This is an experimental structure of RNA (THF riboswitch), with 89 nucleotides shown. Rfam match: THF (Tetrahydrofolate) riboswitch aptamer. Its family is annotated with tetrahydrofolate metabolic process in the Gene Ontology. Rfam describes the family as follows. Tetrahydrofolate (THF) riboswitch was first reported for Ames et al. as an RNA motif in 5' untranslated (5'-UTR)regions of folate transport and biosynthesis genes in Firmicutes genomes. A reference for the family is Ames et al. (2010), "A eubacterial riboswitch class that senses the coenzyme tetrahydrofolate", Chem Biol. Crystals were grown from: 2,4-methyl-pentanediol, spermine, sodium cacodylate, sodium chloride, dithiothreitol, pH 7.0, VAPOR DIFFUSION, HANGING DROP, temperature 303K. The depositors describe the entry as "Structure of the THF riboswitch bound to 7-deazaguanine". The structure was determined by X-ray crystallography at 1.77 angstrom resolution and released in 2014. Primary citation: Trausch and Batey, Chem.Biol. (2014), "A Disconnect between High-Affinity Binding and Efficient Regulation by Antifolates and Purines in the Tetrahydrofolate Riboswitch".
[PDB]
RNA sequence: GGAGAGUAGAUGAUUCGCGUUAAGUGUGUGUGAAUGGGAUGUCGUCACACAACGAAGCGAGAGCGCGGUGAAUCAUUGCAUCCGCUCCA
Ligand code: 7DG
Numbered sequence: 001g002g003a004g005a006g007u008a009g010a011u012g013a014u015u016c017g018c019g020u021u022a023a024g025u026g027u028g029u030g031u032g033a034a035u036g037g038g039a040u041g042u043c044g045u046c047a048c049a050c051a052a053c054g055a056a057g058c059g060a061g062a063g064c065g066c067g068g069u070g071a072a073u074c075a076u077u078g079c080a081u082c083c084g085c086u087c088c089a
Base pairs, nucleotide, nucleotide: 001088002087003086004085009077010076011075012074013073014072015071016070017069018067019066020065027051028050029049030048031047032046033045037083038082039081040080041079057064058063
Other pairs, nucleotide, nucleotide, family: 005084cWW006036cSS006037cHS007078tHS008044tSS008078tHS019022cSS023055tWH023067tWS024054tWW024067tSS026052cWW034044cWW035042tWH056065tSS059061tHS059062tHS079080cHS
C1' cells in the first nucleotide's frame, strides 16, 4: 500500500412494564455531558433549565386498546480527522 474488526446511537420484532388522574415522547432556546483500543470531535446521541403545543379510551370481568411511551433480549444497521490492532501484499 489493499482489506477488515470495533463506538454513540438508529430501525424492527418479542417480552416485562409505565402513563392514560398525561407522565413520557415530539418541537424551540440555553447550559452542559458521554461517545470503536488511544487522542480529538459534530450538523449524530444524552442530561438539565426555561418556553410553546397536543392526546383515546374502554370492558361485568379475565382483560382489550391508545401513547411519535420505558427497559431488557434478539435481529438488522452503525465513527468524522488521526494513531493503534488483525489479515493480505
Ligand atoms: N456514527 C455515525 C455518525 C456518528 C456520530 O456523529 N457520532 C458517533 N459516536 N458515532 C457515529